[PDB]
Formats: sequence, structure tokens, C1' cells
RNA sequence: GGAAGGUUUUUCUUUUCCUGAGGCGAAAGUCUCAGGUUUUGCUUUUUGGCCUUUCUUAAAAAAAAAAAAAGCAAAA
Repeated sequence: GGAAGGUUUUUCUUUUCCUGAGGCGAAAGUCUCAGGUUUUGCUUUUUGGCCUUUCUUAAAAAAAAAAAAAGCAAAA
């Protein structure tokens, strides 16, 4: 180690990108399979070991802030 709200981090989806194999196409384009290191953003959940608030109600102004997992969409 209560509960709200919030920060950072971490994983998960897609879309591109690179590599290799094969299709469709006249081309441009596009599809399937197998690999690879990264980047950006949105949403949610979970922790005493972050932050803040907390008689209640109502809010979330600014200051403040760790680390893990999931649902997504873009990129090289």
C1' cells in the first nucleotide's frame, strides 16, 4: 500500500520502409509468403516501490510525476 485525476516508461495492432522468394500487369502499380532494425501519434488497463489531489460536493487551472501490459493508425 484506500480512492480519484495525471505523468513517464514498457509491451501489443495496423500502415509504410528494407531484405529474400513467388504471382497479376503492357507499364505505373499491386498482391501472397518469409525475414529485419527503428520512428511518430491516439486510446485503455494494471503496480504500494512515480506525481497531485482527497470531510463532502464540483471540478482538473497551472506547478508536479515512475514502471509494466493491451486496443489502434501513420512512417522509414

Solved structure of RNA (Core ENE hairpin and A-rich tract from MALAT1) with a sequence from Homo sapiens, 76 nucleotides shown. The 2014 paper behind the entry is "Structural insights into the stabilization of MALAT1 noncoding RNA by a bipartite triple helix". The PDB entry is titled "Crystal structure of the triple-helical stability element at the 3' end of MALAT1".